Context: one part of a larger RNA, bound to proteins that are not shown
RNA sequence: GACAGUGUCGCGAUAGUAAUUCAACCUAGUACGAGAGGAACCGUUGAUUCACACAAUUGGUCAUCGCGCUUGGUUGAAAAGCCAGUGGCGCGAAGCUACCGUGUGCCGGAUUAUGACUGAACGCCUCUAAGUCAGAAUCCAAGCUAGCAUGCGACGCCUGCGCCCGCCGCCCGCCCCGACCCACGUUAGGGGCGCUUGCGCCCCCAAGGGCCCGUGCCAUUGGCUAAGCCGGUCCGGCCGAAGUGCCGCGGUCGGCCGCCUCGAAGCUCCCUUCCCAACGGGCGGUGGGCUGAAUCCUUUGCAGACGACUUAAAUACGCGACGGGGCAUUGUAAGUGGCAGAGUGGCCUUGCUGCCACGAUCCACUGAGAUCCAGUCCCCGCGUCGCACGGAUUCGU
Numbered sequence: 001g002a003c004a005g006u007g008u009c010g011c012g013a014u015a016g017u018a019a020u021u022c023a024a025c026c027u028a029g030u031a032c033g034a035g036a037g038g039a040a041c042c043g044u045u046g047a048u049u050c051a052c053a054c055a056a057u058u059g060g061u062c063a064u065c066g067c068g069c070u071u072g073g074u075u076g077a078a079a080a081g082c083c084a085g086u087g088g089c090g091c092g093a094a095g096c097u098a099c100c101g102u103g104u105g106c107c108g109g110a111u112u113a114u115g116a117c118u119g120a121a122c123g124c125c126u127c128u129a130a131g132u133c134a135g136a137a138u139c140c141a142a143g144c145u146a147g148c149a150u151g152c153g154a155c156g157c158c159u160g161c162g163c164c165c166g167c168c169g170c171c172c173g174c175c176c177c178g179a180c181c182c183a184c185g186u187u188a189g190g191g192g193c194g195c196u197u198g199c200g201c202c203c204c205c206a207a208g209g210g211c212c213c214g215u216g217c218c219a220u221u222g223g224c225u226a227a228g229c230c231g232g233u234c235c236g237g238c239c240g241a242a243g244u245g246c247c248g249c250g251g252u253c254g255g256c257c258g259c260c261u262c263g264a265a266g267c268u269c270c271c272u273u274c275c276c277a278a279c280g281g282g283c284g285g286u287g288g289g290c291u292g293a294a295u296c297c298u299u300u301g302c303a304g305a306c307g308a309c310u311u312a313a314a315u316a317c318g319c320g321a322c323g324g325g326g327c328a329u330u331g332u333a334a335g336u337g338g339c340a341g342a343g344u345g346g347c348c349u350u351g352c353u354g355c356c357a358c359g360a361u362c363c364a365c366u367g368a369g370a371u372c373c374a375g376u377c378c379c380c381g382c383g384u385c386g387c388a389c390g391g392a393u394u395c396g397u
């Protein structure tokens, strides 16, 4: 991932399948034992090993080159930075990840081994011959993972006049060969009857029934029975399944050698089934009705090798970049001031505030500055996209 399209929610066929081992506590200094010593069952808790997750924490990682620091070199210096195939170093969120972190990992049944019951064979007796009970780290469910992509259910929608259902008309194509049809239950009972109303009595049966059977494979016509039989319509209910079919009613209508007639049994022209059912489809006539979905580009990060997954945007509780505020990180910037400052110069007006610079560095302003959603959070601040999409495309039972 192609099976009408499009899509959902389920069902659960079948396959895979998991928990392991130990100690302590309690039992217990007990049972048991002469003593020395010394259990297990049960009750309790954690570990060991394995499996499955997750980042709260904690630890690890650093290409957030985010912040700081530092060296060499490079921008004349300042400032802010660049280059060293990621410069190096200390930290670092978010992400990922570690029995180097955490937490979690299922119980019913059927049985085995084995002990048993009742009990013959074998008067007794025996776990077994018939019948039968308890029972395992087993096995099968339960449970857990794929979800039958070639199993299925329920549910939603389907117009360049296409599609669909109802209604009748004509036509095709099949069948594994349709071409009369068929229920107490049971593996040793069923029915009917009188009734002792029962697991009873008495009868009876075991190798089938009924219909079509006759509608010129069902002609063309007229009428009719008991008022049915059978098909289609329609009334209501049931069977949930895998109900999708069955049963009941009532007219209408076809068919009915069911019954009675007409020309007639001749219309596939003197062997060549010569198609004749209807599950389905095709194709017109006319009476309704359904008024769309899906897919692309784009986007999210929940997700990804690419499809896909999972979000968003076409006029709205719609949506988007920044900023502000929260949250983070690192550690206190630029600029300015300073008896801060190891010190040193140089001019004098020779300084109980002497002035001018230089000066690694320190401090104040400054828990500052810088960065902070990308896979952090929020806003009703700010402006737009937001083309009331048309741009791109596909699909019919």
Stems, first nucleotide, its partner, number of pairs: 005157007014146004019049001021047005032037001050105005058098004066091005071084003075080001108140003114134002117131001163289001165287002169283004180210003189205001191203002195198001222260003229255003233251001236247003293394002298312001301309001322381001325377001328371003335365004340361001343358001345356001347354001348351001